Parasitella parasitica Fanzor 1 omegaRNA from Parasitella parasitica: 53 nucleotides with solved positions.
Among the 2 different proteins in the entry, which are not shown, are Peptidyl-prolyl cis-trans isomerase.
It comes from the structure "Parasitella parasitica Fanzor (PpFz) State 1".
The 2024 paper behind the entry is "Structural insights into the diversity and DNA cleavage mechanism of Fanzor".
The reconstruction used 15,797 particles.

Context: bound to proteins that are not shown
RNA sequence: UCCACCAAAGUUAUCGCUUUGGUCAAUUAAUGCAG
RNA sequence: AGCAACAUCCAGCAAACA
Numbered sequence: 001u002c003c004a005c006c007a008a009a010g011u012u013a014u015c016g017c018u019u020u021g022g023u024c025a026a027u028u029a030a031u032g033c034a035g
Numbered sequence: 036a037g038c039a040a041c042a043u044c045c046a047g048c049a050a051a052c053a
Base pairs, nucleotide, nucleotide: 002016004023005022006021007020008019009018010017031039032038033037
Other pairs, nucleotide, nucleotide, family: 011014tWS025027tWS035036tHS
C1' cells in the first nucleotide's frame, strides 16, 4: 500500500520510462463459462 | 442440454530463512 489489457515508435528482445491507436458490463449485478 | 472445492484460522504487504 497507489498501479485494467493489447499493439507501433524512442529501442538494440529497453524499464512501475515516454508519445500514439485500439480493447469494456459500466456494476453496491449476477453462481461462471460453453453454446 | 457439461463442466467448476467450499469454509474457520492465517501467511499476504508493512519482508518470516541465505